[PDB]
RNA sequence: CGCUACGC
DNA sequence: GCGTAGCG
Numbered sequence: 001c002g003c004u005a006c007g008c
Numbered sequence: 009g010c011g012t013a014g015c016g
Stems, first nucleotide, its partner, number of pairs: 001016008
Other pairs, nucleotide, nucleotide, family: none
């Protein structure tokens, strides 16, 4: 860094 | 949208 879940 | 976390 892409993604996913959580949280906001 | 973003943060985090995980993964890759």